[PDB]
Context: one part of a larger RNA, bound to proteins that are not shown
RNA sequence: GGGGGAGUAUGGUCGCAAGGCUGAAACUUAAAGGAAUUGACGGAAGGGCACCACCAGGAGUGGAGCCUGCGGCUUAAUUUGACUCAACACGGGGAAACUCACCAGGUCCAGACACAAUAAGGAUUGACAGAUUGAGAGCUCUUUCUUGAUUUUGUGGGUGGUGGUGCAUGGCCGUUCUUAGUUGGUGGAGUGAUUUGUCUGCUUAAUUGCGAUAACGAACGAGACCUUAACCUACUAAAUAGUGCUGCUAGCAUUUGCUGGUAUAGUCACUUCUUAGAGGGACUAUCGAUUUCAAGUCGAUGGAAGUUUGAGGCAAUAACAGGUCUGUGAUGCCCUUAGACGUUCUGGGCCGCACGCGCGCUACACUGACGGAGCCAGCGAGUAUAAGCCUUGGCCGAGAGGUCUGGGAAAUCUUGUGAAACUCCGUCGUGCUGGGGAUAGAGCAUUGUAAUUGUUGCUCUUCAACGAGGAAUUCCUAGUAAGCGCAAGUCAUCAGCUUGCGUUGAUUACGUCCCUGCCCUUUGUACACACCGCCCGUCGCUACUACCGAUUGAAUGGCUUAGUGAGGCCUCCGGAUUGGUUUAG
RNA sequence: GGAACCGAGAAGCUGGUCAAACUUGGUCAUUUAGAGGAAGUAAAAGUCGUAACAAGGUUUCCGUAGGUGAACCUGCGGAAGGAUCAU
Ligand code: GET
Numbered sequence: 001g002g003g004g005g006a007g008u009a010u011g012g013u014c015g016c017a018a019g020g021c022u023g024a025a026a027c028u029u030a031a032a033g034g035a036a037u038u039g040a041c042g043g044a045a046g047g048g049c050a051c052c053a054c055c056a057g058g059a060g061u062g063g064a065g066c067c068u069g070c071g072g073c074u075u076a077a078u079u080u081g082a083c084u085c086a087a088c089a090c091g092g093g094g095a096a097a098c099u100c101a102c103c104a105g106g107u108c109c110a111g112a113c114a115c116a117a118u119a120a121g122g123a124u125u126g127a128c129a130g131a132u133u134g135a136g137a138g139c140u141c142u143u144u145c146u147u148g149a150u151u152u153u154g155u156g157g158g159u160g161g162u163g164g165u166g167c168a169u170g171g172c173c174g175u176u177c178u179u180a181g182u183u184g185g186u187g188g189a190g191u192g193a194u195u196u197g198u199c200u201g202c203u204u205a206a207u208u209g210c211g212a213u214a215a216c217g218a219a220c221g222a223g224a225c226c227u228u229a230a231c232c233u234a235c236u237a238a239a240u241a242g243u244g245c246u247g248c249u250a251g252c253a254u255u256u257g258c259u260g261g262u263a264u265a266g267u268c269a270c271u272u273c274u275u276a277g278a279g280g281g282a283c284u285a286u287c288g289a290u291u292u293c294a295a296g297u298c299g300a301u302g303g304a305a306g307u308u309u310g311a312g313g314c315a316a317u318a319a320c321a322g323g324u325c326u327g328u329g330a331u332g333c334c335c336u337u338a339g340a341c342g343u344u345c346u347g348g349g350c351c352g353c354a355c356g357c358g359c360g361c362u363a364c365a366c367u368g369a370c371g372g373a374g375c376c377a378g379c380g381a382g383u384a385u386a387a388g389c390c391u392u393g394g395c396c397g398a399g400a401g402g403u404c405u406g407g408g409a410a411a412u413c414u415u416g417u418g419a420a421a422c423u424c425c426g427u428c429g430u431g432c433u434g435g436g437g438a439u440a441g442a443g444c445a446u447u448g449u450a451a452u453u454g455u456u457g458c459u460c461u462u463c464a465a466c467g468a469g470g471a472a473u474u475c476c477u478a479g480u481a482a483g484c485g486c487a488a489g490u491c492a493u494c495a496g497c498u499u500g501c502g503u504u505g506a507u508u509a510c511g512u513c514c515c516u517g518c519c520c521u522u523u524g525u526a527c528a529c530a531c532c533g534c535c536c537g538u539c540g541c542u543a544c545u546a547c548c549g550a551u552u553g554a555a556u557g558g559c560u561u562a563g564u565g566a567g568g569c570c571u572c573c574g575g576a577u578u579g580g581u582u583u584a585g
Numbered sequence: 586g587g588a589a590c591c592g593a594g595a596a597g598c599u600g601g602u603c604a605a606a607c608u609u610g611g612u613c614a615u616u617u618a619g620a621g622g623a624a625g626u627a628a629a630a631g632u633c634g635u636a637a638c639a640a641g642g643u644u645u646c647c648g649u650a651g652g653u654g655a656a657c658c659u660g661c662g663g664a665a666g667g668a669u670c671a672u
Stems, first nucleotide, its partner, number of pairs: 002029003011022004038528002040525003044522007053512002057476005064362003068358004072353002080091002102348005108342001113156005129142003160336002163334003169330001172323002174320002181220003185216001187196003199211001201210002225313005231280002236276003241271004245266001246263007283306001285301006364469001368428007381414002389408003393404004435466001440461006482504008531641001533638001536634002539631001542627004547622002551618001553617008562608003567603004573597001577593004644665009
Other pairs, nucleotide, nucleotide, family: 002031tWS005026tHS006025tHH007008cHS007023tWS008024tWH009023tHS015017tHS015018tHS026545cSS036193tWS039530tSS041639tWS044640cHS050513tWH051055cWH051056cWW053515cWS054514cWS056508cSS062471tHS063363cWW064465cSS066496tWS067089tHS067359cWW069088cSS072354tWS074078tWW075077tHS076103cSS077348tSS078352tHS079093tWH082087cSS089496cHS095099cWS096448tWS096492tWH100349tWW106135tWS106137tHS107343cWW109338tWS109340tWH111338tWH112157tHS120149tWH122148cSS122149tHS123148tHS124147cWW125146cWW126145cWH128138cWH128143tHS132139tHS133135tHS138143tWW144145cWW159337cWW165325tWW166170cWH168325tWH168331cWS170328cWW171327tHS176177cWW176318cHH177317tWW180221tWS181207tHS181316tSS185197tHS186215cWH187214tSS190192tHS197216cHS200211tWS201292tWS202295tWS203208cWW204206tHS206222cSS209295cSS210294cSS232234cHS234278cWW235277cWH242273cWS271273cHS274411cWS276277cWS281304tWS282303tWS291295tHS302306tWH303305tHS325331tWS337338cHS337340cWS365368cSS365433tWH366430tWS376420tWH377502cSS378486tWS378501cSS380415tWW382408tSS383409tHS383410tWW386387cSS392405cWW397400tHS399444tWS399458cSS400457cSS407413cSS408410cSS410413tHS419485cSS420484cSS429430cHS432435tWS436465tHS437463tWS439462cWW446455cWH447451tWH447492cSS448450tHS451455tWS451492cWW477508tWW478508tHH479480cHS479505tWS480506tWH481505tHS490495tWH495497tHS512514cHS513515cHS524639cSS526637tWS526638cSS534637cWW535636cWS537655cSS538632cWW541628cWW549620tHS550619tHS561609cWW565605tHS566604tHS571599cWW572598cWW574596tHS575594cSS575595tHS576594tWS582583cWS586587cWS633654tWS634655tWS635636cHS639642cWH669671tHS
C1' cells in the first nucleotide's frame, strides 16, 4: 500500500488554554504523482537586430466638405465574400442594361439516351385577328388552319446551377517570417523521448566566415544567380536616330558673319549625342591604421561606381481548420432540376440614410489666388466593310464639341505627347477676401437601345463647412520624403483608385534597445488548446452521504441486584381406603 | 360379642432443594425520530476578486500566533523542494 473524504468524526487520554497523542467510516473518483525530453511562455539573465520599432526629424492622418469601401438602419430587394497586424479604392468589385449572384413578374428546354404508352383515321410543331400582357411573348384564351414520328406522356436515368459546405478537397495566394533558418547517412551520448553534428570567442546583412571541436563527410535556405540603373569619344552598324558638309535658298549685317527652311536620290562622309550585340570595368584596388593578426573593420586617394554600387525577381523545413467552391467544362458529398436554385426578357436593386469607422481627394491662403507671358520630361498605347483605334492639319463654334481631309498595324504618324508644378511681368491687400467651391436653379453638347435616382463634359447663376484640427495614430534615411503632373489597367461613357513614369527636390539619423517586435544561448515552469495557458477560495441553484443537537427522545436484544414465585424432586407428618403381624364371645 | 395390634396406603400438611416466570431498578449493545447547527462530495457555459505555476509581478513552503468577504495578509523561528553549489 491509487487519489480524495481526513489527520476529519467519535471514544479515550495529556494540557490552565492554545492544542498534543491515539484515530475510523459512509461517500466520492481515473487518475493524482515522480524524474527527465522537445517546444512554448517568463513584469528572468546574456548576446545581436528592425523607420510594418524607437530616437532626431519631415510629411501627415485623426478635426471640415466631398469621393470611396465597411457596419448599422431602412428595404421588394438594398445579392455576396473578408473583421487585429494578416477585413474595410480588397474580391483586379470605377454595377444605368449586360455584368448579376438579389427583388416583382413573363418565356423556353437547350430534360441526352434506353424502355413503356398514346398514336398516321394523327405523336406532335408553329402562327394571322381580336381578347390578353409591361410587351408586336400564339405565354394563355375563342378560331379552324398549318406541319408531320426529330418529337408528347409515365418509368429509369441524365444535365445544369455565381445553390450549400474553403470545417470534405485540388490549385493558387496570404501569413507565421522575409528573419537565418532547416535535414538526413555513418560515428559518439542517452533504458527512452531525444541529443551531438547545427559550437565558447571574434566576425558578417546572413548557420557567413575565422576557427573551436565526439565527429566526419554532406543536402536545402543565405550567398552565388537573373532582370534593371549608372561608366565606356573602346568593337559592329544605322535613308525608322542624330550630325558635319554640300546644292537650292531665306531674313539680319555685308569679312568669308548670325540665325533659319529645304533636298530618304546629294547617287557625300560620319557615329559624339540615340538605338542594341558583343565585350570591358569593381576585386574592397592603393595607402595608413587597428583586430586571434586569422576572419574582418575604420579613414583617406584614385575611380562612372567603394552601403553586398543603387533597385528588384527568385526563395528552405514545419505549419494556419488563413482566404478562395463567386476565376476555372478544378472537384467529393448534400440540395434543386419544368410554377426550376438552369436559361432568358422587361423593370427595379447593388448608390437606398438619425448614425459609427477605414483608405483618400480638395482646402483653410500672400512661400498665395487670378490674368498674361516664358517654356521643359519619362514610362507607355494605338485599326479596316468597321459595329469600329491613336489622331496631325484645314473649317465652324465662347466653350464643350461638330465637320472635311491626311498620316500611323507604328524608332516612320499621333508625339519634341510644347505635362503640371515652376519662372517672369501685373492685378488683388490680411477679410472667410479675388482663400474654398460643397449644395442648388437654368441652358448647351457627347456616349449609349436606354442618362429620371443630375453617366460625363461645358456656360451663366447659387457661394455652405473650413481660420491648421482633442485623445490617439501612419509612412519615411537620398535623387529618398514631400510637392507636381503624365501613360497604362479598368473602359461605349465615367478615375478623387491602382500599377508604373518622369519633373522640382529637402529637414534630420547614420544611433539605441526605452516602447513594439524578431533571432540565438542559458535558466524557471504546475504551460502543450502551449500566457488569449493554467489555476485558488468565498458566494448563488440543485442532489447525495455522514456528523453535532434540547427532547432525563424512542424501539429492539442480551446480562443482572432486589421483590414475588409456578412446578417437580427430597423430607415431614397425615390417614380417604384396604388386606390382616393374625386373635379375640 | 369380636377387643387388641400388624401390614399397604390416596388427598392434604411441614421444612428444604432446583428453579421457570413476572415487576422494579441497573447496565451493555444495536437500530432509529428530531427544530436547528456545522461539514464533505458531485453536478458544460452564474457572481467576486486573482492566491499558486515565470523573480507569477511581495520567491515559495513548514511550525506557531493574531487579523481579514474570499482566496489570503502580517509577526517570530525554520527549509530550499531557490531566483545563489562561486569572489
Ligand atoms: C459549479 O460550477 C459546478 N462545478 C458545475 O458542475 C455546475 O454545473 C455549476 O456549478 C452550476 O452553476 C450549478 C465557478 N466559478 C463557476 C462554475 N459555474 C461553478 C463553480 O463551482 C464555480 O467555482 C467556484 C470557485 O471558483 C471554486 N474555486 C476554483 C470553488 O472554490 C471550488 C467554488 O466554486
This is an experimental structure of RNA (18S rRNA, nucleotides 1093 to 1785) from Candida albicans SC5314, with 672 nucleotides shown.
Rfam match: Eukaryotic small subunit ribosomal RNA. The literature on the family includes a 2001 paper in Science by Yusupov et al., "Crystal structure of the ribosome at 5.5 A resolution".
The entry also models zinc ions.
The sample was in a buffer at pH 7.5.
It was solved by electron microscopy to 2.15 angstrom.
The entry has 73 different proteins, among them Ribosomal 40S subunit protein S29A, Ribosomal 60S subunit protein L26B and Ribosomal 40S subunit protein S18B.
The model includes bound geneticin (GET).